[PDB]
Source information
An RNA structure, in which 20 nucleotides are resolved. Yang et al. published it in Structure in 2010: "Structure of arabidopsis HYPONASTIC LEAVES1 and its molecular implications for miRNA processing". Entry title: Structure of Arabidopsis HYL1 and its molecular implications for miRNA processing. It was solved by X-ray crystallography to 3.2 angstroms. Sample source: Synthetic RNA. Crystallisation conditions: PEG8000, AS, Cacodylate, pH 7.5, VAPOR DIFFUSION, HANGING DROP, temperature 293K. The entry also contains F21M12.9 protein, not shown here. Keywords: HYL1, miRNA processing mechanism, RNA BINDING PROTEIN, GENE REGULATION-RNA complex.
Context: bound to proteins that are not shown
């Protein structure tokens, strides 16, 4: 770099 | 629309 997530928040 | 973090991929 691009892609696939997750918690979390505003 | 976002934001901060956290992981795995060629």
């Nucleotide at each position: 770099c691009u892609c696939g997530a997750u918690a979390a928040c505003c | 629309g976002g934001u901060u973090a956290u992981c795995g991929a060629g």